Context: bound to proteins that are not shown
RNA sequence: UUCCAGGCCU
DNA sequence: CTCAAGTACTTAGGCCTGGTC
DNA sequence: AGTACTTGAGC
Numbered sequence: 001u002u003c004c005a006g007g008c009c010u
Numbered sequence: 011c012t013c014a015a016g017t018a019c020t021t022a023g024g025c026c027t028g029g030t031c
Numbered sequence: 032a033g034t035a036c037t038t039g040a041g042c
Stems, first nucleotide, its partner, number of pairs: 003029007011041010
C1' cells in the first nucleotide's frame, strides 16, 4: 500500500 | 393477455487513528 | 433498507 474497525467535525 | 413477486442499486463527505491482508 | 423498474405467471 491493502483489508476490516472505531472515532471526530456544538 | 393483464396481475403480483422477482431483481437489482445507492445509502453525503472531509480527517484521524487502530488490528493485520 | 426502500424502493423502483422488470420479470415471471396464472388465465
Released in 2009, the model rests on X-ray diffraction data to a resolution of 3.7 A. Solved structure of RNA, together with DNA, 42 nucleotides shown. It comes from the structure "8-oxoguanine containing RNA polymerase II elongation complex D".